[PDB]
Background:
This is an experimental structure of RNA with a sequence from Gloeobacter violaceus, with 18 nucleotides shown. It comes from the structure "The structure of the G. violaceus guanidine II riboswitch P2 stem-loop with arcaine". The entry also models sulfate ions. The model includes bound 1-(4-carbamimidamidobutyl)guanidine (FXQ). The entry is indexed under guanidine II riboswitch, stem-loop, tetra loop, dimer, RNA. The work is reported in "Structure-guided design of a high-affinity ligand for a riboswitch" (Huang et al., Rna, 2019).

RNA sequence: GGUGGGGACGACCCCACC
Numbered sequence: 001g002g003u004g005g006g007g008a009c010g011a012c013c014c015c016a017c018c
Stems, first nucleotide, its partner, number of pairs: 001018007
Other pairs, nucleotide, nucleotide, family: 010011tHS
């Protein structure tokens, strides 16, 4: 840097993989 989930939503956060 990317990817797959979750916290009703996210610009916040958590989990996992490359």